rRNA 28S, nucleotides 1848 to 2694 from Giardia lamblia ATCC 50803: 771 nucleotides with solved positions. The sample was in a buffer at pH 7.5. The entry also models magnesium and potassium ions.
[PDB]
Context: one part of a larger RNA, bound to proteins that are not shown
RNA sequence: CCAGCCUCGGGAACGGGCGAGGGCCGGCCAGCGGGGCAAGAAGACCCUUUUGAGCUUGACUCCAGCCCGGGCCUGUGGGGCGGGG
RNA sequence: CCGCCCCGCUCACCCGGUCGCGCGGGGACCCGCCCGGGCGGGGAGUUCGGCUGGGGCGGCGCGCCUGCUACACCGGACCGCAGGCGUCCCACGGCGGGCUCAGCGAGGAC
RNA sequence: CCUCCCGCGGAGCAGAAGGGCACAAGCCCGCCCGACCCGCGCCCCCCGUGCCGGCGCGGGCCGCGAAAGCGGGGCCUACCGAUCCUUCGCCGCCCCGGCCGCGGGCGCGGAGGUGGCAGAAAAGUUACCACAGGGAUAACUGGCUUGUGGCCGCCGAGCGCCCGCAGCGACGCGGCUUUUUGAUCCUUCGAUGUCGGCUCUUCCUACCGUCCGCGCGCACCGGCGCGGAAGCGUCGGAUUGUUCACCCGUUCAAGGGAUCGUGAGCUGGGUUUAGACCGUCGUGAGAC
RNA sequence: GGUUAGUUUUACCCUACUGGCCCCGGGGCCAGAGCACGGCGGGCCAGUACG
RNA sequence: GAGGAACGCCCGCCGCGGGCGCCCAGCCCCGCGGUUGCCCGCCGGGGCAGGACCGCGCGCCCGGGCCCGGGGGCCUGGCGCUGCCGCCUCUAAAGCGCCACCCCCCCCUCCGGCCCCGCC
RNA sequence: GCCCGCGCCCCAGCCCCGUGCCCCCUGCCCGAGGCGGCCCCCGCCCGGGAGGACCACCCGGCGCGGCGCCCCUGUACGGCG
RNA sequence: AGGGC
RNA sequence: GCGUUCGCCCGGGGGGCGCGCC
RNA sequence: GCGGGCGCG
Numbered sequence: 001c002c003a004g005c006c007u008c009g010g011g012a013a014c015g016g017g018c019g020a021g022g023g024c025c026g027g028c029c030a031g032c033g034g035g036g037c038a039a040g041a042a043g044a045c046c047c048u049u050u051u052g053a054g055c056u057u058g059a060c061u062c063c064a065g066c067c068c069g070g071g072c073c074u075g076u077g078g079g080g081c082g083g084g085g
Numbered sequence: 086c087c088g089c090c091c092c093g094c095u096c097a098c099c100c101g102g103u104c105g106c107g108c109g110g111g112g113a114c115c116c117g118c119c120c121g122g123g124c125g126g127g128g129a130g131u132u133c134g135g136c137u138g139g140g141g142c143g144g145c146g147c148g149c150c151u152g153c154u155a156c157a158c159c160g161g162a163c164c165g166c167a168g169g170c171g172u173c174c175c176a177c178g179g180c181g182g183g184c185u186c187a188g189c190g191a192g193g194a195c
Numbered sequence: 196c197c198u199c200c201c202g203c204g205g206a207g208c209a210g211a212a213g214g215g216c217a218c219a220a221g222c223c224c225g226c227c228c229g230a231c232c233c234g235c236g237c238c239c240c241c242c243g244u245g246c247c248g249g250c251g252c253g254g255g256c257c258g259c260g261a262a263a264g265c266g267g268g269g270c271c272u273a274c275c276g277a278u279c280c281u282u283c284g285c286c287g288c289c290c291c292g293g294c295c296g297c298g299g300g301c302g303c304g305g306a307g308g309u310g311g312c313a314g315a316a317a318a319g320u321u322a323c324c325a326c327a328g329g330g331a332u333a334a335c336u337g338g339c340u341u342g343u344g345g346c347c348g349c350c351g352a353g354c355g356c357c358c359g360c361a362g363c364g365a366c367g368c369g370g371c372u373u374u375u376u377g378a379u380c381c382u383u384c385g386a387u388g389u390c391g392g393c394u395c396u397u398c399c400u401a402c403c404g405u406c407c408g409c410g411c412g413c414a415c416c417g418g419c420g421c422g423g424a425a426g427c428g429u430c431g432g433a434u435u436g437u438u439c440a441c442c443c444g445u446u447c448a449a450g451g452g453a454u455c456g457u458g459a460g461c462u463g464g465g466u467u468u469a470g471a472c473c474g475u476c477g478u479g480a481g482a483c
Numbered sequence: 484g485g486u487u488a489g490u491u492u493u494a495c496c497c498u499a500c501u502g503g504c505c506c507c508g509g510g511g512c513c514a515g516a517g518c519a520c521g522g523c524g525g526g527c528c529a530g531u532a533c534g
Numbered sequence: 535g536a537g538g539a540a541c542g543c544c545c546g547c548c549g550c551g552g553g554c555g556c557c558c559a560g561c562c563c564c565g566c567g568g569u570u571g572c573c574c575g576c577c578g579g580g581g582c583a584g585g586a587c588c589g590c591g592c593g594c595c596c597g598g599g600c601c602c603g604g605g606g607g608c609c610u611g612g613c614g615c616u617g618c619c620g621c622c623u624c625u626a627a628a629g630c631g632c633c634a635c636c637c638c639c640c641c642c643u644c645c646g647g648c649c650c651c652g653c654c
Numbered sequence: 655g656c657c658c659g660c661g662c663c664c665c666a667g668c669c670c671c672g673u674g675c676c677c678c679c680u681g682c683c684c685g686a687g688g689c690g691g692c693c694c695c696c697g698c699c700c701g702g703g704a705g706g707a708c709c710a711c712c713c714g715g716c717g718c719g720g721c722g723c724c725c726c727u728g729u730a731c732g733g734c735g
Numbered sequence: 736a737g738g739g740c
Numbered sequence: 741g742c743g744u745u746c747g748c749c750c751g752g753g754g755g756g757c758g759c760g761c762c
Numbered sequence: 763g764c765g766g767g768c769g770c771g
Stems, first nucleotide, its partner, number of pairs: 005022005026505006034498003038493002046329003051325002053321004059131005065124008075094009098111004134147001135145002143164001148170006171312001172209001173269002178227007186205001188201001190199004207216002210274001212272003229256001231255008244313001257266003280307005286302005337381001340377001342376001344372006353363002390464001391462003395456001396453005403428003406423006430444003434440001470487007508651005515644003520549008533537001550603005558597001560595001565590004570583005605639003612632004652696001655693001657691003697770002700714004717764007724756004732749005739742002
């Protein structure tokens, strides 16, 4: 999906259908929660992928910013120390 | 001639007061710019092995070697068993000659 | 330490194990550097690719030996390394409009290393979370197994005043069960709602009280052992989420199964997202 | 390892089950199916059998 | 010695089960009474306050109340009788008896179908 | 009211009483009476209730409204003192 | 009948 | 004249889903 | 006292 009653066996090791047995006109209502591994979500746990992202720092490679030095911007005078000749 | 360092002046450059109403302060240093060194999870990008009686902790059959597993050609699995290797040696190597080792038994001054 | 005799290796040969070796492959002495140079091939592993390791040759130059011979290390099976780059050593060639000197490049061979060893340059955390998937793979039912748990036989050393078997029974040996816990990974990851309790029903017998028989170390009373038997009974409370356990009381109080029965029946105490606190651990984010 | 606060969603379908229905005289019988009297005391026996 | 039973009959209780209302207990549809605030002018008599609220209560339903629950059969595991294979012994081998809260039937609940009798 | 069929010893198995058979043509040419079978045959609506979701079930010329009895509450309004 | 006014 | 309340007519008045007869 | 036995198969 199609269908809608059970028990055992075998079976992707717990079948509505398959093997064997036991039940059953057909059509409906008020209720009910045993089952339909009922419905609602491409499991959120766990693992794998040479798929991510937030956070941290003694991971690897770096950037702003800040601190430091010389130069140019850049005038016009006076002095001391040292070295090399 | 070369390297440093120090201190005046004012004129660049910088700051304040003032309705420019009867005034100052700093100063060739600071800023800015160029190149150089240090700090820098504040921030950026990226990575964070594998095997495996699930993964992780542990271990390393992840590159090699011997014996066994292995069933008499070859080959043959496991995080099967008992172990080893990443060195050491100018002699502990090459060649020739000579020699015979370990030991038992029996002897020989302390 | 010295001597003789016999001595198949019972010694030694760097280090594992196995194999090999006696006028030697062991020991001692003499002289030496084949632990060289140039050029090829094969074996092992194997796709008949590479790498390590070995072996066989052509030609130089040598060592030892009277000589024949032997020698590319240490008796054999392990002891190691691409491309690109760097560094060094020959003998040369190029720098492209010429020539000279510096310098740079190239043909051959070694060395510097990748042990995760056919060879990326690389730390953690997530309980805030993820994506693609996986029953190729864990946490819960079921299945196979039955060590462990639980239950049952056989034998007869002994205990029981005497007396192995009223009741017991060591040392040993043989089974069963799936109500314990493991072992495993067959089914389920486009989801089988995952602890207990409450409520309610049905089933098993490995029988605790009651029923019927036997036995006793059965006088009575009361106990104990065995066979048949699953109809009825197996309860009320204190502490704990508890299953379990432990006490108090009564008509004195067995053990289990059903998707570890039972959440579109409930409840939600536990466990089991996101808030928060403590202790230990972590530099830290965080972990238990 | 300990501690405190933390949303429990949906049946009207099919089957199962519980009852109820699909108009047909009066009185009865019985195939199948269901199932229900256990336990504890007191009096007499008796302070007796037994010791 | 201390202590200390039993078959049987009779009388109660507990658990469970099937009914019932006389008594007693619980409940109250609109019955009777009491009472607060507001509203209908007062009195009487009434309305609202999702039945204001309070006491009692009939028919009924109910439990904390009452009534009811006594039967047969076949036989297990066993104990016996008669008796052998086996000259004896023997509950077994043929044969016979007794036998349990269990099991089956009665009572009791449902009941497809069927039967008898009426009209024909 | 219809229709259909045509057939009866019993009891023993280590007495088994003389067995170890019959039937064997349901049309293939069979087709009464008795003895056994078969079919058919029976309203609701409506209203009450001891019955009840709806239905069903048990009853039925209903019920409506009075008067008596009997119960429940607790002594009416008013008049008078 | 009635505490009182 | 005002006055809660009291006594008497008065086990009265009200009510009925049970029973009996129209 | 007032009233209470239709229509459908």

Released in 2022, the model rests on cryo-EM data to a resolution of 2.75 A. The depositors describe the entry as "Cryo-EM structure of large subunit of Giardia lamblia ribosome at 2.7 A resolution". The 2022 paper behind the entry is "Cryo-EM structure of the ancient eukaryotic ribosome from the human parasite Giardia lamblia". Rfam match: Archaeal large subunit ribosomal RNA. Gene Ontology terms of the family: ribosome and structural constituent of ribosome. Clan: LSU clan. On this family, see Yusupov et al., Science 2001: "Crystal structure of the ribosome at 5.5 A resolution". The entry has 39 different proteins, among them Ribosomal protein L21, Ribosomal protein L37a and Ribosomal protein L44. The organism belongs to Giardia duodenalis, within Eukaryota.